[PDB]
RNA sequence: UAAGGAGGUGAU
RNA sequence: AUCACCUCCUUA
Numbered sequence: 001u002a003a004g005g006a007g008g009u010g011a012u
Numbered sequence: 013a014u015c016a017c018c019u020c021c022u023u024a
Stems, first nucleotide, its partner, number of pairs: 001024012
Other pairs, nucleotide, nucleotide, family: none
């Protein structure tokens, strides 16, 4: 740097 | 459910 996964926060 | 932000995991 990117994708996937978990918890959180804000929005559609 | 999608999206963005933080923390964490895994691949490159």